[PDB]
Context: one part of a larger RNA, bound to proteins that are not shown
Molecule: 23S ribosomal RNA, nucleotides 2051 to 2930
Organism: Listeria monocytogenes EGD-e
RNA sequence: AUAGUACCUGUGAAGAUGCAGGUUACCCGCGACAGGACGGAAAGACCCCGUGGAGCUUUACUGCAACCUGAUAUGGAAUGUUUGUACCGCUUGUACAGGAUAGGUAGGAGCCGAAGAGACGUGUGCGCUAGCAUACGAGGAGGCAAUGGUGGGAUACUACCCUGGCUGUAUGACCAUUCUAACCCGCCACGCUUAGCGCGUGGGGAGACAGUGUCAGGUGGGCAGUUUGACUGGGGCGGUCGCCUCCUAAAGAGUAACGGAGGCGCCCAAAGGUUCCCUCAGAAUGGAUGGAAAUCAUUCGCAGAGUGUAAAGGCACAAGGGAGCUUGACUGCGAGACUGACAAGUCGAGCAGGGACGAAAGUCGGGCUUAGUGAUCCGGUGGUUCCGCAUGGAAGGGCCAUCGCUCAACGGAUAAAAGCUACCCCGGGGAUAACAGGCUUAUCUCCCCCAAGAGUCCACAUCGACGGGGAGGUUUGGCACCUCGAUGUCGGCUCGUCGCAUCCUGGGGCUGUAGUCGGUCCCAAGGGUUGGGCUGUUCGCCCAUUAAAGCGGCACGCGAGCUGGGUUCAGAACGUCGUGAGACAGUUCGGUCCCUAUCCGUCGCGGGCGCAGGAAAUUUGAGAGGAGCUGUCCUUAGUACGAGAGGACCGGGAUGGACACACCGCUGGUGUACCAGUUGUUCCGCCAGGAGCAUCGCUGGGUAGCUAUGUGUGGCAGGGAUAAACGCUGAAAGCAUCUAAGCGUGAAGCCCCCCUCAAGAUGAGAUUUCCCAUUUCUUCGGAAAGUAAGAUCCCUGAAAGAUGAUCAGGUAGAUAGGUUUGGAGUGGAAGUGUAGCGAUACAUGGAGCGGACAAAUACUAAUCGAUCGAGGACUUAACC
Numbered sequence: 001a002u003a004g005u006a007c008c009u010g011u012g013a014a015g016a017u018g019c020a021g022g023u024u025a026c027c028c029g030c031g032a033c034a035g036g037a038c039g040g041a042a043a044g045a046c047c048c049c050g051u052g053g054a055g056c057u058u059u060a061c062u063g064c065a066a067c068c069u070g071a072u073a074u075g076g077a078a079u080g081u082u083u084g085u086a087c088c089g090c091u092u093g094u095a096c097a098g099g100a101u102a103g104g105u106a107g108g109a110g111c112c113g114a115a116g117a118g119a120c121g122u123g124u125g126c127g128c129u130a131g132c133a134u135a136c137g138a139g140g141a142g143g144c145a146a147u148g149g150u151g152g153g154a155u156a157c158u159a160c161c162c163u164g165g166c167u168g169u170a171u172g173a174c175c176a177u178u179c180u181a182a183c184c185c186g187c188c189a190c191g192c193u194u195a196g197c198g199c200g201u202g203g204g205g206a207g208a209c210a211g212u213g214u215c216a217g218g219u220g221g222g223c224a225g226u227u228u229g230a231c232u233g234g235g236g237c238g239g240u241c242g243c244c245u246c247c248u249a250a251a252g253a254g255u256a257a258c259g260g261a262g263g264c265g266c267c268c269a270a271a272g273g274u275u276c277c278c279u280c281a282g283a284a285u286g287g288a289u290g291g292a293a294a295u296c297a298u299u300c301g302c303a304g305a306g307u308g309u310a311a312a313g314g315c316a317c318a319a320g321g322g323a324g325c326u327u328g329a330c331u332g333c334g335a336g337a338c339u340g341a342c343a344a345g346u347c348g349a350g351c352a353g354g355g356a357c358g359a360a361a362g363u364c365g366g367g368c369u370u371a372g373u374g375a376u377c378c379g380g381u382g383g384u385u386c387c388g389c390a391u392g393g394a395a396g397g398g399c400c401a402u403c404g405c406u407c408a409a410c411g412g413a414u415a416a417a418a419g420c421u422a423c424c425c426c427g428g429g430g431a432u433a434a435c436a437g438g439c440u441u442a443u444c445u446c447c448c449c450c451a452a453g454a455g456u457c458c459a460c461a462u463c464g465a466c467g468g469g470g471a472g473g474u475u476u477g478g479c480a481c482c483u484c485g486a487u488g489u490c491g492g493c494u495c496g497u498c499g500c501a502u503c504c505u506g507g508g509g510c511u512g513u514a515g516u517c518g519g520u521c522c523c524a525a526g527g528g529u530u531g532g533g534c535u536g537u538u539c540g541c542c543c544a545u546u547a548a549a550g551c552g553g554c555a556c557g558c559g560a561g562c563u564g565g566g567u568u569c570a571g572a573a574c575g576u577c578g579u580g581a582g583a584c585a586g587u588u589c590g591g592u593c594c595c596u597a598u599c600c601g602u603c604g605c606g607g608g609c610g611c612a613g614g615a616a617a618u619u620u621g622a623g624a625g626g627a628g629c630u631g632u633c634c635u636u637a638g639u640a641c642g643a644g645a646g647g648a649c650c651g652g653g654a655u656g657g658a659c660a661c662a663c664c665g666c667u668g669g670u671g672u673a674c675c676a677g678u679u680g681u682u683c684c685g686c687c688a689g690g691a692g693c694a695u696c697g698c699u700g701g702g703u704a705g706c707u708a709u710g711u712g713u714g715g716c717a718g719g720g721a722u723a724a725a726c727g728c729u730g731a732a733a734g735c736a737u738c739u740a741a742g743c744g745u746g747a748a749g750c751c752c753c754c755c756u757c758a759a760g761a762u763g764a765g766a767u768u769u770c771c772c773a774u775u776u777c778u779u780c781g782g783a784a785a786g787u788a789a790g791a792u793c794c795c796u797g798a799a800a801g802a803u804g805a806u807c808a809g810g811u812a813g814a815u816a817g818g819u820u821u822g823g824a825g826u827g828g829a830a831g832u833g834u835a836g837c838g839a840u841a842c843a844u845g846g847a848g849c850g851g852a853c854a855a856a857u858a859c860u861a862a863u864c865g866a867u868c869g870a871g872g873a874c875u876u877a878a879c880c
Base pairs, nucleotide, nucleotide: 003017006023007022008021009020010019026608027607028606029605030604031603032602033601035600036599037598039595040594047429048428049427050426052425053424054421055420056419057418060226061225062224063223064222066219067218068217069216070215071214072213073212074211076179077178078177079176080175082173184205185204187203188202189201190200191199192198229241230240231239238258242264243263244262245261246260247259265410266308267367268366272326273325274324275323276322277321278320280304282300283299284298285297286296306315307314309372311370312369313368330353331352332351333350336347337346338345342411355364356363357362378404379403380402381401382400383399384398386397387396436483437481438479439478440477442476444472445471446470447469448468449467453463454462490565491563492562493561495557496554497553498552499551500550503528504527505526506523507522508521509520510519511518530544531543532542533541534540571589572588573587574586575584576583577582609760613771614770615769616768617767618766619765623757624756625755626754629657630656631655632654633653634652635651641646659714660713661712662711663710667708668707669706670705674701675700676699677698678697679694680693681692682691683690684689718752719751720750725745726744727743728742772872774785775784776783790868791867792866794810795809796808797807798806815861816860817859818857819856820855821854822853825849826848831844832843833842834841835840
Other pairs, nucleotide, nucleotide, family: 002018cWW003004tSS011016tWH014437cSS014438cSS030802tWS034597tWS037560tWH038482tHS042486tWS044046tHS047234tSS048432cWS051413tWH057580cSS058060cWH058579cWS060417cSS061221tHH065220tHS075208tSS075210tHH076181tWS081174cWW084171cWW088167cWW092163cWW094128tWS095152tWH097102tWH098149cWS098154tWS100149cWH103161cWW105160cWW107145tSS107156tHS107157cWS108109cSS109146tHS110144cWS111143tWS112142cWW113114cSS113141tWS116140tSS116141tHS117140tHS117142tSS119138cWW120137cWW120138cWW121136cWW122135cWS125132cWW126131cWS145156cHS180207tWS180208tWH181207tSS182207tHS183206cWW183210tWS193197cWW220222cHS226417tWS227418cWH228419cWH244310tWS245311tSS248257tWS249256tHH250255tWW262310cSS263371tWS265373tWS265408tHS267271tWS270272cHS270327tWW270329tHH279318tWH280305cSS281301tHS287295cWW289290cWS291293tHS291294cWH303316tHS305318tWW314319tSS315318cSS328354cWH328364cWW332365cWH334349tHS335348tHS339344tWS351365tWH358360tHS358361tHS374407tHS374412tSS375407tWH376405tWH388394tHS388395tHS406408cWS414416tHS419581tWS421423cHS430434cWH432484tHS433484tWH435487cWW441443tHS441473tWS443473cWW443475cWW450466cWW451464tSS451465tHS452464tHS454459cHS455461tHS458512tWW459464cWS461519tSS472474cHS472501tWS473475cHS480481cHS487555tWS488593tWW490536tSS494558cWW500525tHS502504cHS503525tWH504547cSS505748cWH506747cSS507724tSS514641cSS514645tWW515640cWS515646tSS523723cSS524748cWS526628tSS527629tSS528548tSS529549tSS529550cWH535539tHS536565cSS545549tWH546548tHS547629tWS547630cHS558561cHS564593tHS570591tHS578580tHS578581tHS597599cHS605804tHS610764tWS613870cSS614788tWS614789tWS620759tWH621758tWS621761tHS622758tHS636650cWS638639cHS638647tWS639648tWH640647tHS642644tHS642645tHS658715cWW664707tHS664708tWH665711tWS666710cWS671703tHS671704tHS675848tWS702851cWS703852cWH708709tSS708710tHS717753cWS721749cWW722747tWH723746tHS724746tHS729739tWW729741tWS730740tHS731737tWH732733cWW732736tWH733735tHS738739tSS739741cHH759761cSS760762cHS771788cSS777782cWS786871tWW787870tWH789869tHS793865cWW798800tHS800805tWS801804tWS809862tSS813862tHS814859tWH824850tHS827846cSS827847tHS828845tSS829847tHS830845tHH836838tHS836839tHS
């Protein structure tokens, strides 16, 4: 998607109306119910994935606004100041020791030169406290280098200088203050001008600032663009990511896992090359310090050592250990091979150049071998018989060499990158999680084996260690096979149904069974198996019962049947974690539950045809469904049993609980066309009496009917065959033995019995009764067309009923309505009278009313019609 759309068990993409094998099932509907059609609805919102979005955060990355800050332009006039800086000169200068105050270099055997020597007076400077220089007026030659006590440096003259202080002079910005004339005024007055704008004019204020432009630094989730890895027995968290060695690896090579073990991101100037020489570990024995163990010595020692470093493979002609000389840890290469997707990686004889070692032969392009590393782009450095944008140059490039990255997520997205989303969205996935199914069964539950022991003794009454074996598929799990274009998920409610591993009741064996109680095992699934408190709970604890309060399966049965407390949405809060957005080994208050049933299925109810003639009744029962529970008391009997305490079996009786079926006489319920009371308001013209509306206005009763909480009844008592079990007889197997042949006993269970459906029981049964053999055609078979018995339509209905149907009737009449008489029920009508001032009371009068109940009555309507409906096939046998 088309459908002629059963069930069970199985099978299968692991849950079938459709496949297999069975089991059921005549055809067509109507009213109902929702178990299934992994029903409909919505390209799952959970979960994961996508080098998808979006919103949010921040000490993610990179930005941007904004702000702060400087320079400069707009942008001007005065006035000083300040240290830096640059130029002539210069009070201080002490390594230690000292004519002493030595800054180094130079100066030069001299010296300034009587034109100013020392010293006195002198005032400041000066400090390492000794002295030192200059200015200084009176006034004027000794201070005096070298020599030299003092030292590696000398004192004076000296000139290149110089250090601390510091003045003139060329700059300069730098501050700081003042000024007014730019610029500004969200101040006043005047004008344009009937203007709280604007502009102008004049004052005032402010002012070289502010504002504005350009440029610069800083701050900068305020705002923006983005990034925030993969693997993964779902994802996250954790771990891992490249390289080497081994095992896995199945005797070539290769070979996976979040398989089992270890290493590396170097080191060495010798730990490289070569020549020559060598032999290790350990033990025994002996011996000063000297110990188990140091260094000697001898012996034995294939390697038990060593080999820079993991492991493997190697290595004692050593590849291990010494020593001498060295730099081959060379330059250009390279036939040919290995490895390999590529990029790369590996080995290489040999050739040339020029060497090291060696007498030579020869060996040497690092190291016993295999880890010790990283591309490109971009930058740096060195070289260079390369290019050089008209030309020469240069800049810059090329080429060769080399350096700069945990780019370690190690074939490296970029120069440069973290989070949250329960406010979320889109594309997808059962490629992948949460539910349930499936596989598995470690775990779990149950059952066993062995028997140490416990149990006074005694393994096995009852328990049963150490260990061992199963079953189940309810637990906790594993896996990821169905379902992500939706398989609703906990608990409860409703409705159950199945298993038996049995909770009760029934039967039984053993007992550490005296009795009463129990324990344990076997048979047994018929029925039964409570109501509450707490919690969303399941579970569990508790209260009170009970004969008992079983355990499991059915998508943890059942949300197109219900609920919606929990969980699993948006809100909010607490604890906590987080810088934050937010989040939870958590809590808390609140929070949309859709759907008219097509098919099958289930429960009811009709129509059709069948059932070898047509009819009306009555039936058999293949087969099916229902039912199936159980207490207490009395008696047996205070018997049996027991020392007492206590206290039965078996049998007999009574009476309950729960459950079921029927029914309404009773007790009650209901009773919207029964009776009564009563409020408000409207109406019937008014009064009286009534009607409407107010939930049937309300209230008190109540008939029929329907009903439970009411009443009656049931599960009685059996029979047959069995289970476990107990026996009898009895061999195999001279015994024994319940068994093999053969007999019995023996459960609430099985089959009957009881109740109901039932011949579509297509295997269509039986009995009684009724109607009969018609007409015309059809060569033929058969057909059609009036009828019989009978049924229907139609009509009156209820004891029946959704509708059909069923049943009672249709004048051959009580079927319904009416009518008459009753009845239940109500409770005393109206009218009239009496009493009362009146509300009202009393009488007439158990009155009046009186759905559905009863009986009579043909008054009304069931008139009158029509329609359907046999004529009975063949064969054989038996009578006949």